[PDB]
The RNA (sg_RNA), together with DNA, has 495 modelled nucleotides. The sample was in a buffer at pH 7.4. The depositors describe the entry as "V-K CAST Transpososome from Scytonema hofmanni, minor configuration". The entry has 5 different proteins, among them TniQ, 30S ribosomal protein S15 and TnsB.
Context: bound to proteins that are not shown
RNA sequence: UAAUAGCGCCGCAAUUCAUGCUGCUUGCAGCCUCUGAAUUUUGUUAAAUGAGGGUUAGUUUGACUG
RNA sequence: CAGUCUUGCUUUCUGACCCUGGUAGCUGCUCACCCUGAUGCUGCUGUCAAUAGACAGGAUAGGUGCGCUCCCAGCAAUAAGGGCGCGGAUGUACUGCUGUAGUGGCUACUGAAUCACCCCCGAUCAAGGGGGAACCC
RNA sequence: GGGUUGAAAGGAGAAGUCAUUUAAUAA
DNA sequence: CCGACGACAGATAATTTGTCACTGTACAGTAGAATATAGATGCGCATCTATATAGATGCAAATTGAGTGGCCTTATTAAATGACTTCTCAACCAGTCA
DNA sequence: TGACTGGTT
DNA sequence: GGCCACTCAATTTGCATCTATATAGATGCGCATCTATAT
DNA sequence: ACAACGACATATAATTAGTCACTGTACATCTACGATACGTAGCGGCCG
DNA sequence: TGTACAGTGACAAATTATCTGTCGTCGG
DNA sequence: TGTACAGTGACTAATTATATGTCGTTGT
DNA sequence: CGGCCGCTACGTATC
Numbered sequence: 001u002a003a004u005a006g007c008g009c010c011g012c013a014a015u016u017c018a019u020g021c022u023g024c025u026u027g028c029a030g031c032c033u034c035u036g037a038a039u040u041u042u043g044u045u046a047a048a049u050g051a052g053g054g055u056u057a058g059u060u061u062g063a064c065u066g
Numbered sequence: 067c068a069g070u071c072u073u074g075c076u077u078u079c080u081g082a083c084c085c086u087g088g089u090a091g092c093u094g095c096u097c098a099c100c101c102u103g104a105u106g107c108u109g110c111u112g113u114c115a116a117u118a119g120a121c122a123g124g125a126u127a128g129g130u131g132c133g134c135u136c137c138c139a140g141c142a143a144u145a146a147g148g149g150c151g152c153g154g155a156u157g158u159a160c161u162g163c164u165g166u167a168g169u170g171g172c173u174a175c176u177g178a179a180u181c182a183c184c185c186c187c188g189a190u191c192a193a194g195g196g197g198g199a200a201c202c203c
Numbered sequence: 204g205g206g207u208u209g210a211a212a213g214g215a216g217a218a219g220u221c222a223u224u225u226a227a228u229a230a
Numbered sequence: 231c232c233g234a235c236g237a238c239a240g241a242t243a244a245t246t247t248g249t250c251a252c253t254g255t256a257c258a259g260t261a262g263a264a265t266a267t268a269g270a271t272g273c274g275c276a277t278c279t280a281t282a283t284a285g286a287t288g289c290a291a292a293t294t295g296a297g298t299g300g301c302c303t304t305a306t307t308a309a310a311t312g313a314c315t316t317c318t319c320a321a322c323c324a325g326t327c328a
Numbered sequence: 329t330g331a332c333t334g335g336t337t
Numbered sequence: 338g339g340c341c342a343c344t345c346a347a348t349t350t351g352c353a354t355c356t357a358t359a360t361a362g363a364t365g366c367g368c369a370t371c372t373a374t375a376t
Numbered sequence: 377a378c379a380a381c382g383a384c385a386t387a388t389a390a391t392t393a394g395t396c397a398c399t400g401t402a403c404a405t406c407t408a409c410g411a412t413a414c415g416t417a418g419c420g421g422c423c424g
Numbered sequence: 425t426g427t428a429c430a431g432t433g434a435c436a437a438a439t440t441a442t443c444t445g446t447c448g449t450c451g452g
Numbered sequence: 453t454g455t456a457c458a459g460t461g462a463c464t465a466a467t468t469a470t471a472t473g474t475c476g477t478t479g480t
Numbered sequence: 481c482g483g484c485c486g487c488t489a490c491g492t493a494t495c
Stems, first nucleotide, its partner, number of pairs: 006134004010043001013040006021030004052085004063070003075213003080182002088175001090173001092171005099149004106141004110123005128137002154160001183198001187194001200207004214319001216317015231452021253430001256427002259409002262406002264376038321336008377480024402455002410495015
Other pairs, nucleotide, nucleotide, family: 002138cSS003128tSS005136tWS010048cSS011042cWW011047cSS012041cWW012046cSS018019cSS018020tHS018032tWH020031cWW020033cHS020034cWS021033cWS042044cWS048131tWS051133cHS054179tSS056182cWH058079tWH058182cSS058209cWH059210cWH060211cWH067068cHS079209cWW084178cSS086124tWS086125tWH087176cWS089174cWW091172cWW096143cSS097166cWW098150tHS103142tWS103145tWS104142tHS115117tWS115118tHS124127cWS134135tWS151163cWW151164cWW153162cWW155159tWS157158cHS185196cWW186195cWW189193tSS214215cHS215318cWW252431cWW302338cWW
C1' cells in the first nucleotide's frame, strides 16, 4: 500500500400502530409531544455501544418499632 | 416517612488507580528440506539502531460507528494433506536421524496498584485510628 | 455544625446427564 | 461640136440665240397617320422532382444477476466452559455429669 | 439441675 | 454449508433497416410588352 | 329687143345622229381632322 | 383692279449647210 | 403580255337650208 | 344651411 465484501451488535433517520399520548362513546376519533413494539434505511468532529491483563473484609440496594 | 439497632457472605456493573515485568530450576510440544496455508501466531505512539532488538510512553492498539473464527499485510515446523534427499530399522513399530533454537506449562522468590472524595499509620480466621479539601442548610 | 461528596441482586448442597472444545488412544 | 461633172465663188433660208409682249396658274389650314399582323422577350405562378432526414423497429452480442448441481472419516477416555434432570432440607426423649 | 451426648420412621 | 462448475431469464448496449414527412431547386405555361412590317 | 326679179322645180353639200377601232387614265390604304380662339357651364373652398 | 413669277407665242439677228452662176475639165 | 371603261378620231347614213336652171313677168 | 368666388370642362367657330 492494502482491507472492497459477509456476519453480529450500537445508535441515528423515517414509515407503519400502542403497551403511549387529548377527549368521553370506557372504545372509538385523532395525531407521534413522550414512553414503547414492527419493518426498512444509515455510518454523517450525529448519537450510541464500545473484551489489552490486574487492585479494596469499598459505598448503595438492610432489619425493627410509628 | 420518624426514631433505634447494623456485620465484614456469594455474585453483576459503573468509577478510579496500577502494570504492559524480573532470575533460579524442572518439564511438554515443534523443526532434513519444499508446495498448499489452518477457529494458527503477530499488528499502539516516540526515539536509537535501521541487524531483531533496546529505551521512553501507553490501553486510542491492522481493516469500518464498534467487533469477529471474516478481510488486508508479514510469518507459518508446532490444523491438515501432498512432494521428497541420505543414513538406522524394515514381520505390521517406527518425532525414528539430520537440533538449538522457537513457543508454552509448573513450582519458589520478587516489582506496582491492596482504592469508592483525597492524604497518613496499621490489622487480614480481623482493627481500627488520626489529620484536611469542596458544597449544601 | 450536622449531612453530602456512584448504584444493583441471592435458595443452598449432593449426584447423574447433555451440548461444544482441547488433548490422548484406536481402526 | 454637144453633153456631163468638178472648182471656185456667190447668194440664201434653216438653225440657234436673243429680246419682247401676253398669259395660265398657284398662294390660298393640312398626308403623316390609322390598323391590322407576326415574332421575340420578360415576369409571374403552378407543378413537379430529389435530398434529407429523425423516429421507430428488429436483431444480435455482452454481460449480469440469479439460480442449480456435484463432492465430503470415525469410535472410545479424560479435562475445560455453558446448560438440563433427580434427591435431600424431623424435633424431644432417654442416658450421664460437675 | 441445666449442660452434654445418643435415638429414631 | 462451503468451494467450484454449469445454466437461464434478463436487460443493456450497440448496429442495421426501414419510413414517412419536410423541404429547397428545375421546368413549363400564360399572359403583358416591345419591335418590326405591311396596306 | 335687152336686162333684172320672182315662181316653181331640181340637184347639192352642211349638219346631225350613228357606228367602230384605237387610246387615256384610274384600280391599285387614306383627308376627316388638328390647332387656335371665344362663349357658356360647372366644383368645391371660403364666408355669412 | 388680286397678284406676280415662270412658261409661252411673236419677232429680230448671227451663223452655216445648201442651192445657183460661171468657168474649167473630161468624155462621147 | 396587268386590267377594263369612258372619251375620241375616222367614216357613213338621214335630213335640210341652199345653190342652179328654166320660165314667166316687168322695167327700160 | 345658404350664397359668392377662383380654376376646369363642354359646346361652337374658323384656317